Solved structure of RNA, together with DNA, 34 nucleotides shown. The PDB entry is titled "CPD lesion containing RNA Polymerase II elongation complex C". Ions in the entry include magnesium and zinc. It was solved by X-ray crystallography to 3.8 angstrom.
Context: bound to proteins that are not shown
RNA sequence: UCGACCAGGA
DNA sequence: AGTACTTT
DNA sequence: CCTGGTCAT
DNA sequence: AAGTACT
Numbered sequence: 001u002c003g004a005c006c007a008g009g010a
Numbered sequence: 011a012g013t014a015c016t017t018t
Numbered sequence: 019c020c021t022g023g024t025c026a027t
Numbered sequence: 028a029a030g031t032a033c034t
Stems, first nucleotide, its partner, number of pairs: 003025005009019001012033006
Other pairs, nucleotide, nucleotide, family: 002026cWH008020cWW009020cWW011034cWW
C1' cells in the first nucleotide's frame, strides 16, 4: 500500500 | 433453431 | 452509497 | 437469469 472475500447499514 | 456473449 | 473484519498478493 | 443478436 493495488486487491479478493465475508458480515453489515439507509 | 442453436450457439455465443454481456449486465445485473 | 457506506462501515467493518479477515487473509494475502 | 434472461434476452438478444449473431453466427